RNA sequence: GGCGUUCGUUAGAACGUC
Repeated sequence: GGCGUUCGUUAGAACGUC
C1' cells in the first nucleotide's frame, strides 16, 4: 500500500492476509 473480515457509540477503529 492492497485485498478480505469483524466489531459498532453505525461515527469510526481494529484484526487476518500478501

An RNA structure, in which 18 nucleotides are resolved. The structure was determined by solution-state NMR and released in 2005. It comes from the structure "NMR structure of the apical part of stemloop D from cloverleaf 1 of bovine enterovirus 1 RNA". On the sample the depositors note: The sequence of this RNA naturally exist in bovine enterovirus 1 (Virus). The entry is an ensemble of 15 models.